RNA sequence: GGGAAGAUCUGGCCUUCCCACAAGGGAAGGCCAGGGAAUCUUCCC
Numbered sequence: 001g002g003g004a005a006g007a008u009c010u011g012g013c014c015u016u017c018c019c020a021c022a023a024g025g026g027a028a029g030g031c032c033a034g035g036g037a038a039u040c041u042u043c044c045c
Stems, first nucleotide, its partner, number of pairs: 001045008009034011
């Protein structure tokens, strides 16, 4: 090309930890809608 799966990712909400302590931000985790608008690896052809 021709296809399949997973992850990253756009959006809303919540929990735990850190800075903050009003209002916010950062790391991790989970649920629902989104998944080509874009992207990476693996597998099949």

Primary citation: Marcheschi et al., Acs Chem.Biol. (2011), "Structure of the HIV-1 Frameshift Site RNA Bound to a Small Molecule Inhibitor of Viral Replication". The RNA has 45 modelled nucleotides. It was solved by solution-state NMR. It holds a match to the Rfam family "HIV Ribosomal frameshift signal". A reference for the family is Staple and Butcher (2005), "Solution structure and thermodynamic investigation of the HIV-1 frameshift inducing element", J Mol Biol. About the family: This family represents the HIV Ribosomal frameshift signal. HIV uses a system called -1 ribosomal frameshifting to produce the required ratio of Gag and Gag-Pol polyproteins. The stem-loop structure of the frameshift signal is thought to impede the ribosome and cause slippage in the 5' direction, this causes the -1 frameshift and translation then continues in the new frame.